[PDB]
Context: bound to proteins that are not shown
RNA sequence: AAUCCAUUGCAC
RNA sequence: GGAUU
Repeated sequence: AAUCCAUUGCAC
Repeated sequence: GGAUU
């Protein structure tokens, strides 16, 4: 890089 | 943020 889990999250 | 002997 790829796949997966989790993330709907207002940063600089 | 995390996982793939």
Source information:
Keywords: PROTEIN-RNA COMPLEX, SINGLE STRAND, OVERHANGING BASE, HAIRPIN LOOP, TRANSCRIPTION-RNA COMPLEX. An RNA structure, in which 17 nucleotides are resolved. Released in 1996, the model rests on X-ray crystallography data to a resolution of 1.92 angstroms. It comes from the structure "U1A MUTANT/RNA COMPLEX + GLYCEROL".